Record summary:
The RNA, together with DNA, has 114 modelled nucleotides. Released in 2024, the model rests on electron microscopy data to a resolution of 3.3 A. It was solved together with CRISPR-associated endonuclease Cas12a. The sample was in a buffer at pH 7.

Context: bound to proteins that are not shown
RNA sequence: AAUUUCUACUCUUGUAGAUGUGAUAAGUGGAAUG
DNA sequence: ACTCCAGTACGCATTCCACTTATCACTAAAAGATCGGAAG
DNA sequence: CTTCCGATCTTTTAGTGATAAGTGGAATGCGTACTGGAGT
Numbered sequence: 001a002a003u004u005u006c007u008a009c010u011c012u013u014g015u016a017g018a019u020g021u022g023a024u025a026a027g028u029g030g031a032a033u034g
Numbered sequence: 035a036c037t038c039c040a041g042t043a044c045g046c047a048t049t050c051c052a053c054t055t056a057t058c059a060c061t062a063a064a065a066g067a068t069c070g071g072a073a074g
Numbered sequence: 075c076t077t078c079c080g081a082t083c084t085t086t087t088a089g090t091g092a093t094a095a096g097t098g099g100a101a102t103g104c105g106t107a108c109t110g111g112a113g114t
Stems, first nucleotide, its partner, number of pairs: 005018005020060015035114011061088014
Other pairs, nucleotide, nucleotide, family: 002010tWH002014tHS003007tWH004019cWW063087cWW089090cWS
């Protein structure tokens, strides 16, 4: 500790998986602590 | 009569943050607005 | 000077078949307090 973006990383100026984007509307719900 | 104790009873509390569920588009061309430039 | 016309840039527009034939749906556990019966 590098990524279209996310997660975890490093033999490797990068690796292994995943990766429907934009817009709108609605329901409202989930998590933590006792 | 006093005290133990064990089965019984009723009913959550506050704080904090965004997660999920449906809809549509994934289009070239017809149609219309506009305009620089030409005709009367 | 005034009015029209083809280029050009935006917009809005056309619209097929079909699927579920069900929705078994959940049930708070935890905890602090209460009270009636029994031993001393």